[PDB]
RNA sequence: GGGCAGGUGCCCGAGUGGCCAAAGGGGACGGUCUGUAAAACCGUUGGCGUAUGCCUUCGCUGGUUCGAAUCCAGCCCUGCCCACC
Numbered sequence: 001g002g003g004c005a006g007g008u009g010c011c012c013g014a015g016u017g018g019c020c021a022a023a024g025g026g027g028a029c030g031g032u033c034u035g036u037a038a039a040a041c042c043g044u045u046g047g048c049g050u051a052u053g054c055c056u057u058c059g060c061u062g063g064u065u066c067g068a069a070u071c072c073a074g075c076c077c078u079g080c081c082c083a084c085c
Base pairs, nucleotide, nucleotide: 001082002081003080004079005078006077007076010026011025012024018066027045028044029043030042031041032040046055047054048053059075060074061073062072063071
Other pairs, nucleotide, nucleotide, family: 008014tWH008022tWS013023tHS014022tWS015020tWS015058tWW017065tWS017067cWS020058tWS020069tWW021056tWW033039tWS034035tSS064068tWH065067tHS
């Protein structure tokens, strides 16, 4: 330098145009019970002072679409495979 796949929430990781603040597992947090423990069980795991709403959100920057975490393009970084032998 060339190709392909990938980067998502606290971590791993699924997504497979709308059903996404987002599967599943782990973790953390609250509670019951207590022994301020474990286990088990139930719940929580973006923000916002009126919420049938508003803002922000899946590497960065843009684009197609009524609508993008998902599709397209450029860019950054990684893995695998090329190149080199």
Source information: An RNA structure (Thermus thermophilus tRNA(Tyr)(GUA) (86-MER)) from Thermus thermophilus HB27, in which 85 nucleotides are resolved. It was solved together with Tyrosine--tRNA ligase. Taxonomically the source falls in Thermus thermophilus (Bacteria, Deinococcota, Deinococci, Thermus). The entry also models sulfate and magnesium ions. Rfam match: tRNA. For this family Rfam cites "The tertiary structure of tRNA and the development of the genetic code" (Hou, Trends Biochem Sci, 1993). The family's RNA type in Rfam is transfer RNA. Crystals were grown from: do not know Cryo: 22% PEG 400. It was solved by X-ray diffraction to 1.9 angstroms. The depositors describe the entry as "Structure at 1.9 A resolution of Thermus thermophilus tyrosyl-tRNA synthetase bound to wild-type modified tRNA(Tyr), tyrosine and AMP". Primary citation: Yaremchuk et al., EMBO J (2002), "Class I tyrosyl-tRNA synthetase has a class II mode of cognate tRNA recognition".